Context: bound to proteins that are not shown
RNA sequence: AGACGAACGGCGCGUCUUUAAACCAUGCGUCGGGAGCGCGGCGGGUUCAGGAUGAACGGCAAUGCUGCUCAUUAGCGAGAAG
RNA sequence: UUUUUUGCUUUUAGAAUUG
DNA sequence: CAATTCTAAA
Numbered sequence: 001a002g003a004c005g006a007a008c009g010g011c012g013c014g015u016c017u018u019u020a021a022a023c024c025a026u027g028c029g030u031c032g033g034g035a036g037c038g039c040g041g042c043g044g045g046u047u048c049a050g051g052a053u054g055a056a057c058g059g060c061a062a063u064g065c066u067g068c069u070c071a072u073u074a075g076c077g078a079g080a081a082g
Numbered sequence: 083u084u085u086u087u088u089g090c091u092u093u094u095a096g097a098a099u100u101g
Numbered sequence: 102c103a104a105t106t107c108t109a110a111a
Stems, first nucleotide, its partner, number of pairs: 001017005008032005034070004038065002043060001045057005076089006092111008101102001
Other pairs, nucleotide, nucleotide, family: 002019cWS003020cHS004021cHS007062tSS008033cWW039065cWW040063tHS041062tHS042061tHS044059tHS046057cWW069070cHS071072cWS082083cWW
């Protein structure tokens, strides 16, 4: 100086060093996703069969993809800073 | 127009005084 | 029995 830590990112922080692990265990901390409908589909469950695993499934569903169009928060009282 | 700190042991009695 | 003080026990 980079990497991983349930999906993405920012930051926190554990560990490792070109590797994705390891730790942990509703598998760590903390903020964010103008929009609703559409496309497929991470992730996670159901059925079946296999005999320890293969298939199918769509209630839902992440990173994303081509589109149609509804318009912008807040406890109370003291106190500070800009 | 933007941030930020704080926030109660209240009840149980007793005394004095209002209308 | 509405407040308004003060005191004292948790």